[PDB]
């Protein structure tokens, strides 16, 4: 040296999880109810039902939440941290069944992303917060290429690549 595995570190607004007093939800949803409209009608799209003594809208009046998401710094876990895509499954989501769509959960899977910012767009979200993707910027950690200096291994210049990296400390074994 190649290739296997093991144990130890560095990227820095680093990454996840917790707690949190209170905003925000919001004068919404609902609930009693008032006048109109719908004319066979009930939800995000659709399928098929039951009730018509039903069911849906409109624009008022009287009351009036939650939840999930913020959240000051703490606290734990770490460094493929984690995100996401995708498949299986579950539970939300209508008046009730069934398909999808969507939201939240568990799995699995190198299918994608080194990391973090900013613009642009596009999804979730009441939402301006917040989170999720994608594009372009660069910037940043790394190593490799080429190169300027210092010469004993440092610094700066460009180029490029993906964390299945890298920088070390050993087993194994070609």
């Nucleotide at each position: 040296g190649g290739c296997c595995g093991a144990c130890g570190g560095a990227g820095g607004c680093g990454c996840g999880c917790c707690c949190g007093a209170g905003a925000u939800g919001a004068g919404u949803a609902g609930g009693c109810u008032g006048u109109c409209c719908c004319a066979u009608c009930a939800g995000g799209g659709g399928a098929g039902g039951a009730a018509u003594c039903g069911g849906g809208g409109a624009c008022g009046g009287c009351u009036g939440a939650a939840a999930g998401g913020c959240g000051a710094g703490g606290g734990c876990g770490c460094c493929g941290a984690a995100g996401g895509g995708u498949g299986c499954a579950g539970a939300g989501u209508u008046c009730c069944u069934c398909c999808c769509g969507c939201u939240c959960u568990g799995c699995a899977u190198g299918c994608c992303u080194g990391g973090g910012g900013g613009u642009a767009u596009g999804g979730g979200g009441a939402a301006u917060a917040c989170c999720c993707a994608u594009a372009c910027c660069a910037c940043u950690g790394u190593c490799a290429c080429g190169g300027a200096g210092g010469u004993c291994u440092c610094u700066c210049c460009g180029u490029g690549g993906a964390g299945a990296g890298c920088c070390g400390u050993c087993g194994g074994u070609c």
Entry title: Crystallization of the Thermotoga maritima lysine riboswitch in free form. The RNA has 174 modelled nucleotides. Serganov et al. published it in Nature in 2008: "Structural insights into amino acid binding and gene control by a lysine riboswitch". The entry also models sodium ions. The structure was determined by X-ray crystallography at 3.1 angstroms resolution and released in 2008. An Rfam search finds the family "Lysine riboswitch aptamer" in it. For this family Rfam cites "Riboswitches Control Fundamental Biochemical Pathways in Bacillus subtilis and Other Bacteria" (Mandal et al., Cell, 2003). About the family: Riboswitches are metabolite binding domains within certain messenger RNAs that serve as precision sensors for their corresponding targets.